[PDB]
Context: bound to proteins that are not shown
RNA sequence: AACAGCAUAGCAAGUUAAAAUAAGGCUAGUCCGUUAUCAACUUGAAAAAGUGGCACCGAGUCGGUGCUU
RNA sequence: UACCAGCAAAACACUCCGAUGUUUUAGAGCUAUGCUGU
DNA sequence: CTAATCGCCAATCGGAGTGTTTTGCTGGTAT
DNA sequence: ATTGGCGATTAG
Repeated sequence: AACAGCAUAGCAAGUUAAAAUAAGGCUAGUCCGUUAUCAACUUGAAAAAGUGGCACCGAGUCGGUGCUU
Repeated sequence: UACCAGCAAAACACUCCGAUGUUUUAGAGCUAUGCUGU
């Protein structure tokens, strides 16, 4: 020196196209994926079944007394 | 609690099509000044 | 210096067809 | 019709 990136100052242009549109799945179809259902524990794929004593006086999120398991 | 009637509204459940919107890439940007360098 | 505050943000328009209840004025009738 | 995420500044 070129070359490349940076910071500054000026002028040029701008209207269009390809791909995706729930991540994905197995049942491989030109098919499916945002609605409805759901306290805890024991037995049961699941559906399902089962589990918790009574009167009395009181009242700032419930308290005390008498009787039973 | 069910059968004709005239209407006009409302709600609910399915199927088939159109036009935009958003994200990356392609449509070689030019001249002058300074810094960094292989 | 790291948690606790402050402020902003969120997909949208149009068309065609079928079937069913439910109001609310009707009537009847009958049960 | 709201109500939970997210980025940027600020106290205990």